[PDB]
Context: one part of a larger RNA, bound to proteins that are not shown
RNA sequence: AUACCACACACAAGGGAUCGUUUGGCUCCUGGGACGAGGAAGGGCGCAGCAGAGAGCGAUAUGUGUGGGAGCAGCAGCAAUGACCACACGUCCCCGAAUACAGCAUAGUGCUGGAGUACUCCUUGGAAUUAAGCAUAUGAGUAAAGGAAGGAAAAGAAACUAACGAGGAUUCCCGUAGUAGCGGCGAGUGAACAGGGAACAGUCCAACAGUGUAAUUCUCAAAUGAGAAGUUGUCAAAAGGAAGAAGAUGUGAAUCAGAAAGAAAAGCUGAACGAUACAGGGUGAUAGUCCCGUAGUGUCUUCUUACAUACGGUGAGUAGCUGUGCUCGGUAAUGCACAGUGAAGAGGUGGCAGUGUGCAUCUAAGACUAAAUACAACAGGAGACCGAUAGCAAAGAAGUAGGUUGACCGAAAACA
RNA sequence: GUGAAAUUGUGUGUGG
Numbered sequence: 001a002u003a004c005c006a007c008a009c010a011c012a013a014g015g016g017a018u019c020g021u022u023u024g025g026c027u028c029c030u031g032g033g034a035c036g037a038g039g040a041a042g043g044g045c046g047c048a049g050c051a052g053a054g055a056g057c058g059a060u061a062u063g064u065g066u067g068g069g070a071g072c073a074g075c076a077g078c079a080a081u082g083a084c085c086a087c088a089c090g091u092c093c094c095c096g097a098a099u100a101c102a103g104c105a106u107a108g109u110g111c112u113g114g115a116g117u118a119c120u121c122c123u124u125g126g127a128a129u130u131a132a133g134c135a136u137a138u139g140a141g142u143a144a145a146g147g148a149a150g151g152a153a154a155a156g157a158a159a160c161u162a163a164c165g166a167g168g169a170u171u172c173c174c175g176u177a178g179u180a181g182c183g184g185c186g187a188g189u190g191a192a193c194a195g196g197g198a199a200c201a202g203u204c205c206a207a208c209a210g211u212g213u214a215a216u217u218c219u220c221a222a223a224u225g226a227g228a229a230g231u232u233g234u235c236a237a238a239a240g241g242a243a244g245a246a247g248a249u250g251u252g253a254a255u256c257a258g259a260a261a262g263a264a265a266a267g268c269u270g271a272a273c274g275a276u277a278c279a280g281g282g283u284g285a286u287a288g289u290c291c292c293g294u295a296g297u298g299u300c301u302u303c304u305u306a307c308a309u310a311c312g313g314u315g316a317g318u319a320g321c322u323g324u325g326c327u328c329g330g331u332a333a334u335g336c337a338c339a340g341u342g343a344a345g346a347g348g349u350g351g352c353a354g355u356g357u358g359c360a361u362c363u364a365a366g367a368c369u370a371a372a373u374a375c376a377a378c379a380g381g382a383g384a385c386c387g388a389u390a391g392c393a394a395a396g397a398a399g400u401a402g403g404u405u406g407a408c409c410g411a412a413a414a415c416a
Numbered sequence: 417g418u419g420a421a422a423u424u425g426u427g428u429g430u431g432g
Base pairs, nucleotide, nucleotide: 004432005431006430007429008428009427010426011425012424013423019417020415021414024386025385026383027382028381029380030379031378033375035114042095043094044093045058046057047056049075050074063089064088065087066086067085068084071078072077101113102112103111104110119150120148121147122146123145130137134184160167161166171198172197173196174195181189182188202368203367204366205315215234216229217228218227219226220225242305243304244303245302246301247300248299249298250297251296255271256270257269258268272289273288274278280292281291282290320341321340322339323338324337325336326335346363347362348361349360350359402409403408
């Protein structure tokens, strides 16, 4: 300030906030807990009329049987001589425990190995952190690493508590209790019996098997014989049932019309009708009566479960002791180990070391056991949960596109 | 689907 720079408003660009929507996520509850030498889990490669990815399937790569019944999404062709779907079966390439192998048992047949491990059992075993520093202690017998099993696993019928006028397997819930105690008595740690309940169940082996005959198990034959195991010891009895529960599937009431207006009525207005059914979903705007269901009612199929013989009081490198290391609330030793040492047949215990003695209560060093309790994958139902920078990393061909030498690491994108 | 703000062009106004 003609044209630069700034601000306001209208129109056109540029970007994807906001509001409306959701065949996805998350949380709680209930069921389920189903793999492999008959080759699994995981990897690769092939298969379509036009076919890259993904889905499905194995050279039989849309075959067979049963129950149904109308199309195959584009283009060309197929189909009541069965389109398509649902249930089962048949077929099922190469690598992989990968094995024409290794270890091991029987008279013989065989069995194990790899995968998974949220929950349960057995070992091994940290540091960050707290003490306002740090070394014992804490975090913690936790993380990490190894072994093993099941739908649950472990435990389990007193060498138990208690001192009452006593009780009576194991597990789980309420409680004793942040107590008795442990602790640089600092920080911090920390149980048991009672009393009230859920669910309830008890039994085996050894010690210790007919001697007028192993009476016992197995194989081949046969209609009654041969052989193997075994005297270093085999052999200790019942069928049987209706109940209970879970799924699958059939049926299933009752409406029409109109001005205005709209692309479209199920809205609005009048007149009706059903209800043991007004849970919820779909239809061109907000439907009990348009479609799928729902209340009420039928059928069928699976699964679970049940009567017999004989016995007691001595289970050893154990219990215990000395030394030592770890551990516990356990404190002059709570539990577990290693080395020395090592019993009795009668022993063990009564939350503080020792010696003696009465009293009470139990029976170790062999085994089995239901129910009540815990929690992934997969399936079903719910919600004062989130609504595409949220909710799982992931609402589409997501553990994908893509990346590390390797172990491993990892997005974006909803509606034309 | 809706289609905000930053930022850009054109028109009309007001200022440094």
Record summary
RNA 23S, nucleotides 1 to 437 from Spraguea lophii 42_110: 432 nucleotides with solved positions. Keywords: Microsporidia, RIBOSOME. Ions in the entry include potassium, magnesium and zinc. The reconstruction used 285,940 particles. Rfam match: Archaeal large subunit ribosomal RNA. The 2023 paper behind the entry is "CryoEM reveals that ribosomes in microsporidian spores are locked in a dimeric hibernating state". The depositors describe the entry as "Spraguea lophii ribosome". Among the 71 different proteins in the entry, which are not shown, are 60S ribosomal protein L26, uL15 LAA and 40S ribosomal protein S14.